Source information:
Thermus thermophilus tRNATyr(GUC) transcript with a sequence from Thermus thermophilus: 82 nucleotides with solved positions. The structure was determined by X-ray crystallography at 2.7 angstroms resolution and released in 2025. The entry also contains Tyrosine--tRNA ligase, not shown here. Lineage of the source: Bacteria > Thermotogati > Deinococcota > Thermales > Thermus. Yaremchuk et al. published it in EMBO J in 2002: "Class I tyrosyl-tRNA synthetase has a class II mode of cognate tRNA recognition". Ions in the entry include sulfate. Rfam match: tRNA. On this family, see Hou, Trends Biochem Sci 1993: "The tertiary structure of tRNA and the development of the genetic code". The family's RNA type in Rfam is transfer RNA. Rfam links the family to the GO term triplet codon-amino acid adaptor activity. Clan: tRNA clan. The entry is indexed under aminoacyl-tRNA synthetase, ligase, tRNA, RNA BINDING PROTEIN.
RNA sequence: GGGCAGGUUCCCGAG
RNA sequence: GGCCAAAGGGGACGGUCUGUAAAACCGUUGGCGUAUGCCUUCGCUGGUUCGAAUCCAGCCCUGCCCA
Repeated sequence: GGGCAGGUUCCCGAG
Repeated sequence: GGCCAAAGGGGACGGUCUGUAAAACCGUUGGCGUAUGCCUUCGCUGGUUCGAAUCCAGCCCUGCCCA
């Protein structure tokens, strides 16, 4: 530099 | 997509029991002189829409894959 998943409050998380 | 200050769990806090223990059980978990108001918190910045944590665009960061 190029795909895909993710970024939520003290932390992990649903949305 | 609105009634999201944001489910649930952990941690912490407060209470009963107690021994200022454990365990069990009942609560609480941005802030503001007392709130159909505002501010802070959803990675950043801009945009859309009446309204954005949610949709869109670019951008910062992590893991798995690639080079």